Context: one part of a larger RNA, bound to proteins that are not shown
C1' cells in the first nucleotide's frame, strides 16, 4: 500500500517521547491523517518554472590590495601663518596677463581702485580689491 | 576696535601609473630539447616458397602465387582486444621491393613521387623554459546583517553602434536680506439690476 | 451717453492652426436640350 | 457663300 | 454635336486652410502646499539593448507577439487582490504584527470567501471573462 | 388584410432637469430578435460541475443566459 | 442622502 | 389553524500586504515627562 | 553643545526596491592595555531567554590549572549555493 507535482509554510486531528511545581482539562519536542497556499537557486536578460547559463554532495581554499602622487570632504593640532628647525623647500599671504620694467579708496561701496583689451584720460567686457 | 583662513596630520572618497578586484584566450618573440615515431638521404648487414612466359642457362619496375609488405570493399567494433584493431575480401610480391643495426638533416623551420603530408598518438609550422599576472571594449565570478534615498535604457559625439565621454535622470552634505517651486483662482466679453458723472 | 458694485451667461488675459469643418485661392473630380469660341457632319438657295 | 441641328 | 473657356450646382488633399475646438504653451498677483518645493555650492554614481498596454501617426497589405518614433501608465526595479493559469491589462504600493471596522478592482448555485429582488427578451445550451463577415430565411415594430 | 419602405428620438411625440414660471425658452433621455452562414488533425473544453421549470404538492425550486435597474414597494424633499 | 406611508417577513401577546 | 395589537429587520454581502482601529520598531518635525 | 545625553509619552509625516549613493552594526583573526578561575574557562549537543547573522541560561560530554578574556583602540589572507572554480573525501 485509492494517490499525482520545488516536497515547504500555515491550519489541524492523532500517536509517541521528555518534563524533582503535569495542581490539569498541563507544557515542549518529534512524526508527509486531513485541509489550504505554494512555478528550486543563481547568472544574463525587454523578459526565464523555463525545455536559456552554471552547480553530483559536503569539507577546506578562492576576489577592490599595496606603493608614489593629485583633488575634495570631516575631525584634530597650529593659525596670518602652517609643515620643518641644519639650512633649503612646499602651501598660504593679490588679482591679473601670452609676456613685459605693471599691481588694489587722490576725500569711501562702487559711481572708487587693480589688472587684461583699448587709451591723452575716462567710458566699455571681464574678474578681483577696499564699508 | 580689527588685516584674511589657511596649513600639517589622521580618516574617508575619487582620480593617474605600476598585474591594480578575481579567473580565462588564440597568439607574438627570445633561447633551448627532440630524426629511439616518421620522411629523405647515407654506411653496413639480412630477406623474398614454388610455378610460368619471353630473341638469354642468366636481361623483365613480365605473369600466377605463399612468406613478407600493403590497406580495395564489406561486416564487427565505436567507455573497442585496439587513441585505427579483428575477420572476410582485395592488391604488390626481383623491385621506383621489404627490412635489421647505426648515422645526417627540424622550429622562418627540415624532409616531402606534393596530401599543407610528416618532423615522438596528428603541425597553414612541434615542444619546453622565459618575457608574463602579454592583451581581452568579451564570458564568467566577487563571501555578513540592518537602516535611508533610489535611476536609466534619451540627446549629442565617437573607425561608433557589446564600448566610452558630456548632458539628461539618481545620491550625499550645506547655503540663504530665500518661496523664486508645484496646483488652482483672478484677468476677458456680454446682459440685467442699483448708484454716481 | 461713461464709471463702479452686484448677479447671471459665455469653453472667458496672451500665443497657436491639429481634430472637426470647409471648397475660398492652389492642386484635383463630376454634371448641364445654359452661353461663347472654333472644328466635323447636314438641309435649301 | 448664307443657315439650322446633332 | 467634338474639345476648350465661362456660368450654375455638387465633391476632396501628408506637404490646401478663408472658419475653428478641447488638450496645450504660458504671465502677473492672490490663495493653498513649508514635517514642502525650486535655485545655488562642494562632492559620488549608475545608465545610453528596453518591453507591453491605450490613443494619434510613418513604413507594412488600415498584416505581425512586426518596424519607426509621439503622449501617458505599468513592468523594468513592485510583493498583495482580480483577469482560470498571466512581467507589461483592471485595482493597489509589503517597517513589524494584530484582525474589530470601512473598503478598491473583481465577485456572491457548488468547486470557492459572499445575494436577494424588479421589468423585459431569448429556447438557440444562443450564451454563461478571448463577441466571425457579406448574404439568406423566419418573425417583430414603425410608417405611409 | 394587401403592397412597399424604414429599423429611426435628427425631426416628431412622450418623459425628466434648469431659467421667467399652471405657460414659454434651453438642455437631457427613449426606436428589433432568432436561426443559418460556422470549418482538421493526442481529448469533451463556459476554468470544471452544471444552468432554460412544473399544476396536483410541499414551513421549500423555477437561469447560474442577454438588456435596463434596485437594495422590500410607493409618494415627498 | 433624509423622513413618511404601504404592505412583507420573523417574533411576542391577546382573542376565536 | 385564523384575526387584532405591537417589537424588530430594512444600514445587501465577499473582498487586498488599501485606509482606520489595535499594539511594536526606526527616522524626522513639534510639544512634554523622568534620570544624570 | 543640561541650549546636552539617555529612556519614556503624545500629534503628525515617512519607512517595496535592480543599477547606484549614503549611514549604522555584528561574527572571525592578529597587536596594544587587562581583573578573574576546575564552584572556572573553551568547544559541541539539546532545550529555554533577549525584537535574536549574535549572545546568554541550564543540563550533558570532552578538554584544559587555563582565556592576548570584558571593554576601547589599531588593523586584516575579516564572512562563499554560485567562476564547465581548485584540493580532499564520499
Nucleotide at each position: 500500500a485509492u494517490a499525482a507535482g520545488c516536497a515547504a509554510u500555515c491550519a489541524u486531528g492523532a500517536a509517541u517521547a521528555u518534563a524533582u511545581u503535569a495542581u490539569a482539562u498541563u507544557a515542549u519536542a518529534u512524526u508527509a491523517a486531513u485541509g489550504a497556499u505554494g512555478u528550486a537557486c543563481c547568472u544574463u536578460u525587454u523578459g526565464u518554472a523555463u525545455a536559456a547559463u552554471g552547480g553530483g554532495u559536503c569539507a577546506g581554499c578562492a576576489a577592490g590590495u599595496a606603493a608614489u602622487u593629485a583633488a575634495u570632504a570631516u575631525u584634530a593640532g597650529u593659525a596670518a601663518a602652517a609643515c620643518a628647525a641644519u639650512a633649503a623647500g612646499u602651501u598660504a599671504u593679490a588679482a591679473a596677463u601670452a609676456a613685459a620694467u605693471a599691481g588694489a579708496a587722490u576725500a569711501a561701496u562702487a559711481u572708487a581702485u587693480a589688472u587684461a583689451u583699448a587709451u591723452a584720460a575716462a567710458a566699455a567686457a571681464a574678474u578681483a580689491u577696499a564699508u | 576696535a580689527u588685516u584674511u583662513a589657511a596649513u600639517u596630520a589622521a580618516u574617508a572618497u575619487u582620480a593617474a601609473u605600476u598585474g591594480a578586484c578575481c579567473c580565462g584566450a588564440a597568439a607574438g618573440c627570445a633561447a633551448a630539447c627532440g630524426a629511439u615515431c616518421u620522411a629523405a638521404c647515407u654506411a653496413u648487414g639480412a630477406u623474398a616458397a614454388g610455378a610460368u612466359g619471353g630473341a638469354u642457362a642468366a636481361a623483365c619496375g613480365a605473369u600466377c602465387g605463399a612468406a613478407c609488405a600493403g590497406g580495395u570493399u564489406g561486416a564487427u567494433g565505436u567507455u573497442g582486444c585496439a587513441a585505427u584493431a579483428u575477420c572476410a575480401u582485395c592488391u604488390g610480391a626481383u623491385u621506383a621491393a621489404u627490412u635489421g643495426u647505426g648515422g645526417u638533416u627540424a622550429g622562418u623551420a627540415g624532409u616531402g613521387a606534393a596530401a599543407g603530408a610528416c618532423a615522438a598518438a596528428u603541425c597553414u609550422g612541434g615542444u619546453u623554459u622565459g618575457c608574463a599576472g602579454a592583451u581581452a571594449g568579451c564570458u564568467g565570478g566577487u563571501u555578513u546583517u540592518c537602516u535611508a534615498u533610489g535611476a536609466a535604457a534619451u540627446a549629442u559625439a565617437u573607425g561608433u553602434a557589446a564600448g566610452u565621454a558630456u548632458a539628461g535622470c539618481c545620491u550625499u552634505u550645506a547655503u540663504a536680506a530665500a518661496u523664486a517651486a508645484u496646483a488652482a483662482u483672478u484677468a476677458u466679453u456680454a446682459u440685467a439690476u442699483a448708484a454716481u458723472a | 451717453u461713461a464709471u463702479u458694485a452686484u448677479a447671471u451667461a459665455a469653453a472667458g488675459a496672451a500665443u497657436g492652426g491639429u481634430a472637426c469643418a470647409g471648397c475660398a485661392a492652389u492642386u484635383a473630380a463630376u454634371a448641364u436640350a445654359u452661353a461663347u469660341u472654333a472644328g466635323g457632319g447636314a438641309a435649301c438657295u | 457663300a448664307g443657315u439650322u441641328u446633332u | 454635336u467634338u474639345a476648350a473657356u465661362a456660368a450654375u450646382a455638387u465633391u476632396a488633399a501628408a506637404u490646401c486652410u478663408c472658419g475653428a475646438a478641447a488638450u496645450a504653451u504660458u504671465u502677473a498677483a492672490u490663495u493653498a502646499u513649508a514635517u514642502a518645493u525650486a535655485a545655488u555650492a562642494a562632492a559620488g554614481a549608475g545608465u545610453c539593448a528596453g518591453a507591453u498596454u491605450a490613443u494619434g501617426u510613418g513604413c507594412g497589405a488600415u498584416a505581425a507577439g512586426g518596424u519607426a518614433a509621439a503622449u501617458a501608465a505599468u513592468c523594468u526595479a513592485a510583493a498583495g487582490g482580480g483577469a482560470a493559469a498571466c512581467a507589461g491589462c483592471c485595482c493597489a504600493g509589503a517597517u513589524u504584527a494584530a484582525g474589530a471596522u470601512a473598503u478598491a478592482a473583481a465577485g456572491u448555485u457548488c468547486c470557492u470567501a459572499a445575494u436577494a429582488a424588479a421589468u423585459a427578451a431569448u429556447a438557440a445550451g444562443u450564451g454563461a471573462a478571448a463577441u466571425a463577415a457579406a448574404u439568406a430565411u423566419u418573425a417583430a415594430a414603425a410608417u405611409a | 388584410a394587401a403592397u412597399a419602405u424604414u429599423u429611426a428620438a435628427a425631426a416628431u411625440c412622450a418623459a425628466a432637469u434648469a431659467u421667467a414660471u399652471a405657460u414659454a425658452u434651453a438642455u437631457u433621455u427613449g426606436u428589433u430578435a432568432a436561426u443559418a452562414g460556422a470549418u482538421a488533425a493526442u481529448a469533451u473544453a463556459c476554468g470544471g460541475a452544471u444552468c432554460u421549470u412544473a399544476a396536483u404538492a410541499a414551513u421549500a425550486a423555477g437561469a447560474a443566459u442577454u438588456a435596463u435597474u434596485u437594495a422590500a414597494u410607493u409618494c415627498c424633499u | 442622502u433624509g423622513g413618511a406611508a404601504u404592505a412583507u417577513u420573523a417574533u411576542a401577546u391577546u382573542u376565536u | 389553524a385564523a384575526a387584532a395589537u405591537a417589537u424588530a429587520a430594512a444600514u445587501a454581502c465577499u473582498g487586498a500586504a488599501u485606509a482606520u482601529c489595535u499594539a511594536a520598531a526606526u527616522a524626522u518635525u513639534a510639544u512634554u515627562a523622568u534620570u544624570a | 553643545u543640561a541650549a546636552u545625553a539617555a529612556u519614556a509619552a503624545u500629534a503628525a509625516u515617512a519607512u517595496g526596491g535592480u543599477a547606484a549613493u549614503a549611514g549604522a552594526a555584528c561574527a572571525u583573526u592578529u597587536a596594544a592595555u587587562g581583573a578573574u578561575a576546575a564552584u572556572a574557562u573553551a568547544u559541541a549537543u539539546u532545550a529555554g531567554u533577549u525584537a535574536u547573522u549574535a549572545a546568554u541560561u541550564a543540563a550533558u560530554a570532552u578538554a584544559u590549572g587555563u582565556a592576548u578574556u570584558a571593554a576601547u583602540u589599531a588593523a586584516a589572507u575579516a564572512g562563499a549555493g554560485a567562476a564547465u572554480g581548485c584540493u580532499g573525501a564520499c

The PDB entry is titled "Structure of the yeast mitochondrial ribosome - Class A". The RNA (21S ribosomal RNA, nucleotides 423 to 1294) from Saccharomyces cerevisiae has 742 modelled nucleotides. Taxonomically the source falls in Saccharomyces (Eukaryota, Opisthokonta, Dikarya, Saccharomycetes). The sample was in a buffer at pH 7.5. The structure was determined by electron microscopy at 3.25 A resolution and released in 2017. The entry has 75 different proteins, among them uS19m, uS9m and mL46. Rfam match: Bacterial large subunit ribosomal RNA. For this family Rfam cites "Crystal structure of the ribosome at 5.5 A resolution" (Yusupov et al., Science, 2001). The family has 102 seed sequences and 51,934 matches in Rfam 15.1. Clan: LSU clan.